[PDB]
RNA sequence: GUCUCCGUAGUGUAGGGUAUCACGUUCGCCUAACACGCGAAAGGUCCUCGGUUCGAAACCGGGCGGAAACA
Numbered sequence: 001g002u003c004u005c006c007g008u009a010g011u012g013u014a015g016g017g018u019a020u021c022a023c024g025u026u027c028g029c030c031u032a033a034c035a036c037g038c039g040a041a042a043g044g045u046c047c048u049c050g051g052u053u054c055g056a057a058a059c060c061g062g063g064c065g066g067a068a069a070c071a
Base pairs, nucleotide, nucleotide: 001070002069004067005066006065007064010023011022012021016053017054025041026040027039028038029037047063048062049061050060051059
C1' cells in the first nucleotide's frame, strides 16, 4: 500500500414492514432468613454522510475506525 470481513443496549450479540437473547442494573415472586431458581422493567438515532423506492440498520456509493490474508 492492497484485498476480505466487521462497525448494533455498558459488553457480547442475532436481525426493508417500527430490534431478539444473556450477562451488567433495578424490581417483583418464593422462604422463618439466605442462596438459587422464575418473571418483569430500564438500556442500542444500529460507524458517518449521500442516494433509489411508500418507507433502509438491512440495498447502493463515498469516507472513517478495527481484525485477519496478501503485499